An RNA structure (26S rRNA, nucleotides 2325 to 3338) from Neurospora crassa, in which 952 nucleotides are resolved. Keywords: Protein Synthesis Inhibitor, Cytosolic Ribosome, Polysomal Ribosome, Peptidyl Transferase Center, TRANSLATION. The reconstruction used 196,154 particles. It holds a match to the Rfam family "Eukaryotic large subunit ribosomal RNA". Ions in the entry include magnesium. The source organism's lineage runs through Eukaryota, Fungi, leotiomyceta, sordariomyceta and Neurospora.
[PDB]
Context: one part of a larger RNA, bound to proteins that are not shown
């Protein structure tokens, strides 16, 4: 998907189709909430990826700022040593 | 000259102030200064919350002016005025610091993943199944070292250990014979090996050296590691023969790029030549243990993305260690006694209601724990019903047997499953259905984001650690359940019953009876009344709820003009309130065959005895089946009333766009089978039986014979789903025998024929219906559907009118009621008027009264329709 009645078997180890049974006769209204592992979302848990990002730090590698030194801006005198 | 240090200036340079308003030196006045003439200070304002500006005047000029210059208000210097000052600052590099912030990364294996471990490079035994290969987070161990000698080479000797003997001496010291197949020793696991050696001592030496090739293991025949066997130097050993390329074999270890050694009498530095300095060929070394070799710390419960059921946490499957549970044995327990009742020490099973263990489905999601509510099943039965056993006198108990029909509770504490206590109960048994059940509910827990403790981390943070607060979507789809309609067979009316459901339960009192039993204490149960709990069906007379009867009365606040009778406050509120509907809150009612099953018996063998079983057989449980009840196959059925047309029955004829499939489509005792039929003589495996069976698919005479068929009427008889006997006429007929026709469907082609349904259509009879829609009812109803009535009547419809309930004395008039209070005047003497809740009589009145109340011969009204449909 296409459809829409069960029960066991087997099966990707819980079938609506399969195999053996039970069965099974048009069209429908109104309710209901078992089932359709009913709808909503490419699981938000977990794992995986040589994929991120937020934070944090005594991870690895850097920097803004700041601190310190030279040299330049930088001249004019005196005292000693 | 120059250094390093301290001071000095004032123009760089930098800060500050202001309308850039008085700086700096002299001079003028005054004091005390040394009175040096010559020094160092001052020089206009100070009892008030006023005012203060465009000069007064001296003096030269002059057009005689509030007209022009100086002064008035010293002169000089153009540095506005302080502060810092060659230091700040500002430019370039250099060390530091710098999660403030910026990029990056935070290994693999792995009975999910993290924690452990390393099974990630390698060696030993085994596993591993006898060539080799072979796995697991399989067993038991191992390496990252250590040796100038523990390497080569060469003589010499023999060990571990026993036995016997020797001062100190002994079990262990040295000595010495004798035995000693390695049981010592070989760096270090473990496995091979090895005795004049491969041990172990003692001489000697570096072959632990240069050259590069060939080969093995691991293997792609790649790289590393490591090994064999050669070949050409120079060596060691030894008398030689040989033997020596490190360690007795099998582990014990590292690319590229760099750097750096050693060689290379060596090549380059590219305009040429020399020295330094750099590059180069060949070999080592520095090292990548994640070991064929990336340079690398965390969280995230604030989290994204590409996937994954290759992989965990819920449910199913497979398995049952645990867990539940049930069985053999027979050591003991039980007054003695294995087995009333238990049963240790073994040991066989079974169940998926525990929990592991796997990881088979599902990660483009199967909504994840409990309670609540509602169903059904299972027994491994706690109660109930019968029954066996007892250490069962009697009540109580305790084991077990068919049985799962019927029950199994109210409630503190916890989200609790489970626990655990109070009450009651016959008893409060134990589980299943996706750990039943979130499009049923809830959200206590769990289980995001807020927060808060305690411990854990330097921090983010972490915590099956504890505490609070946190959004629970969608059914209209298909089935499925529950109810309702419903087309075809003409309509209705009255029935049957196939399947399907299926329902009862359990206690207490009175008697028995203080009786049986029993030494006393204690103490029953059959029968038979007479309630009652829990569950099923039903009803509305009584009581109870309900209340829009908005049926009556009462009262609030507003409107309605004069307080009558009403509006609105989603039904203003309040009592009563009928009908309806309802409540173990109310009342009623809930039956009996038969088969069994445990068990206990009967007759009775097998087995000359027995004895419940083998053959037969008897009783008997809340057990199954059915009765009583409920529905009523919409494709079961039957009796019965009317049936209009395009009718219906019966009888002829014809045809058939019919067929689960004719051809002789012929056959009626019952019963036994280890016994039967009979014609009563006999017969019996056998239906291989028996009636029919000849003619143009069947003819036309004829001869002969009363046989066979069919068929129309009459009577009679057959009800399990109604069918077959007698006679009556009618018509045909090889028992027997002939005569005539047959062809030419040409050498086989079904052998078109029966019965039934059904259609037309003559013929001879019968008869002139329904339902539905539609108004209406409410014993009923969501909508169909049901009960009902609609043609003249005991109608039917609307009013009244009485009954009957329901509420509680209407409006209105009147009073010599009335608490009083003003007015008038003859002042009453019951004095009159004006107000004035209320109260008294007409008045159990007045209202309301079927809308799902009841009756009626008082009024009025309507009427034999319309339209569909039908064998």
């Nucleotide at each position: 998907a296409c459809a829409g009645c069960c029960a066991a078997g087997g099966g990707a180890a819980c079938g609506g189709g399969c195999u053996u049974g039970g069965c099974a006769g048009a069209a429908u209204c109104a309710g209901c909430g078992g089932g359709g592992a009913a709808a909503g979302a490419a699981g938000a848990c977990c794992c995986u990826g040589u994929u991120g990002a937020g934070c944090u730090u005594g991870a690895c590698u850097c920097u803004a700022g700041u601190u310190u030194g030279a040299c330049a801006u930088u001249g004019u005198g005196a005292a000693a040593a | 000259u120059u250094u390093u240090u301290u001071u000095a200036c004032u123009u760089a340079u930098u800060c500050a102030a202001u309308u850039a308003a008085g700086c700096g030196g002299g001079g003028c006045u005054g004091g005390a200064u040394u009175u040096u003439c010559g020094u160092c200070c001052a020089a206009c304002u100070u009892c008030u919350g006023g005012u203060u500006u465009u000069a007064a005047g001296g003096u030269c000029c002059u057009u005689c002016g509030c007209g022009g210059g100086c002064c008035g208000a010293c002169c000089c210097g153009g540095g506005u005025u302080g502060a810092a000052g060659a230091c700040a600052u500002u430019g370039u590099c250099a060390g530091g610091u710098g999660g403030g912030g910026a990029g990056u990364u935070u290994g693999g294996c792995u009975g999910g993943g993290g924690c452990g471990g390393c099974a990630c490079a390698u060696c030993u035994g085994u596993u591993a199944a006898a060539c080799c290969a072979u796995a697991a987070c399989g067993c038991a161990g191992g390496u990252g070292u250590c040796c100038u000698a523990a390497g080569g080479g060469g003589g010499g000797c023999u060990c571990a250990u026993g036995g016997a003997g020797a001062a100190c001496a002994g079990a262990a010291a040295u000595c010495u014979c004798c035995a000693g197949u390695a049981g010592a020793a070989c760096a270090a696991a473990a496995g091979g090996g090895u005795a004049a050696a491969a041990g172990u001592c003692c001489c000697c030496u570096u072959g632990a050296u240069u050259u590069u090739g060939a080969u093995u293991u691991u293997c792609a025949g790649u790289g590393u590691g490591a090994a064999u066997a050669c070949a050409a130097a120079c060596c060691a050993u030894g008398a030689a023969a040989g033997u020596g390329u490190g360690g007795c074999c099998u582990a014990u270890c590292g690319a590229u790029c760099c750097u750096u050694u050693a060689g290379u009498c060596c090549c380059u530095c590219g305009a040429a030549a020399u020295u330094u300095g750099a590059g180069g060929c060949u070999a080592g070394a520095g090292g990548u243990g994640c070991c064929a070799g990336a340079a690398a710390a965390g969280u995230u419960a604030c989290c994204a993305c590409a996937g994954g059921g290759a992989u965990a946490a819920c449910u199913g499957g497979c398995u049952u260690g645990u867990g539940g549970c049930g069985g053999c044995c027979a050591a003991g327990c039980g007054u003695u006694c294995a087995u009333a009742g238990c049963g240790a020490c073994g040991u066989c099973g079974c169940u998926u209601u525990u929990u592991g263990a796997u990881c088979c489905u599902u990660c483009g999601a199967u909504g994840u724990c409990g309670g609540c509510u509602c169903u059904u099943c299972c027994u491994a039965u706690c109660a109930u019903a019968c029954c066996g056993a007892a250490g069962c006198a009697g009540a109580a108990u305790u084991c077990g047997g068919u049985a799962a029909g019927c029950g199994u509770u109210g409630g503190a504490u916890u989200g609790u499953u489970c626990a655990c206590c109070c009450a009651c109960u016959a008893a409060u048994a134990g589980g299943g259905a996706a750990c039943g059940u979130g499009a049923g509910c809830u959200g206590g827990g769990u289980u995001u984001a807020g927060a808060c403790c305690g411990u854990c981390g330097u921090g983010a943070g972490a915590c099956a650690g504890g505490u609070u607060a946190g959004u629970u979507u969608u059914a209209c789809c298909c089935u499925a359940c529950u109810g309702a309609u419903g087309a075809c067979c003409u309509c209705a009316u009255c029935g049957c019953a196939a399947u399907g459901g299926u329902a009862a339960u359990u206690g207490a009192g009175c008697u028995u009876a203080g009786u049986a039993c029993g030494a006393g204490a204690g103490g029953a149960a059959c029968c038979g009344c007479u309630c009652a709990u829990u569950c099923a069906g039903a009803u509305a007379a009584u009581u109870g709820g309900u209340u829009u009867u908005u049926g009556c009365g009462g009262u609030u606040g507003u409107c309605c003009g004069a307080c009558c009778g009403g509006g609105c406050a989603g039904u203003g509120c309040c009592g009563c309130g009928a009908c309806g509907c309802u409540a173990c809150c109310a009342u009623c009612u809930g039956c009996u065959g038969g088969a069994u099953a445990a068990u206990g018996g009967c007759u009775g063998a097998a087995c000359g005895c027995c004895u419940c079983u083998a053959a037969g057989u008897c009783a008997g449980a809340a057990u199954c089946c059915a009765u009583g009840c409920c529905a009523g196959a919409a494709c079961g059925c039957g009796a019965u009333g009317a049936u209009a047309c395009c009718u219906c029955c019966a009888g002829c004829a014809c045809g058939u766009u019919g067929u689960a499939g004719a051809c002789g489509u012929a056959u009626a005792a019952g019963a036994a089978u280890a016994g039967g039929c009979u014609c009563c003589g006999g017969c019996c495996u056998c239906g291989u039986a028996u009636c029919u069976u000849a003619g143009c698919a069947g003819g036309c005479g004829a001869u002969u014979c009363c046989u066979c068929c069919g068929u129309u009427g009459g009577c009679c008889u057959u009800g399990a789903a109604g069918u077959g006997g007698c006679c009556a006429g009618c018509g045909g007929u090889a028992a027997u025998u002939c005569g005539c026709g047959u062809a030419u469907u040409g050498u086989a082609a079904u052998u078109u024929u029966a019965a039934c349904a059904c259609g037309c259509g003559c013929u001879g009879g019968a008869u002139c219906a329904a339902a539905u829609c539609c108004u209406u009812u409410g014993c009923a109803g969501a909508c169909g559907a049901c009960u009902u009535a609609g043609a003249u009547g005991u109608g039917c419809g609307a009013a009244a009118g009485g009954g009957u309930c329901c509420u509680g004395u209407a409006a209105g008039c009147a009073g010599u009621a009335g608490a009083g209070u003003a007015g008038c005047c003859u002042u009453g003497u019951u004095g009159u008027u004006a107000c004035g809740a209320u109260c008294u009589g007409c008045u159990g009145a007045g209202g309301g009264u079927a809308a799902g109340c009841c009756c009626u011969c008082c009024u009025u009204c309507g009427c034999c329709u319309a339209g569909a449909u039908u064998u």